C1' cells in the first nucleotide's frame, strides 16, 4: 500500500458523526487485526 474484517454506522466517500478552523454555512481532517 491494497483488500477484506470488525467495532461502530461509519474512521474517509458517502452517509453516520465527531473533530479542527471557522466562526456556523463552508471548508480541511479521524483506527485495529489478517496475508504478500
Ligand atoms: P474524534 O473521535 O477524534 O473526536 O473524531 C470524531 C469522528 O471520528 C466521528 O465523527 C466519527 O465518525 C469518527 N470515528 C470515531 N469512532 C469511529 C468508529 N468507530 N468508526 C468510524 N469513525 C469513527
Nucleotide at each position: 500500500g491494497g483488500g477484506a474484517a470488525g467495532g461502530g454506522a461509519a474512521g474517509a466517500a458517502a452517509c453516520u458523526g465527531c473533530g479542527g478552523c471557522u466562526u456556523c454555512g463552508g471548508c480541511c481532517g479521524g483506527c485495529u487485526u489478517c496475508c504478500c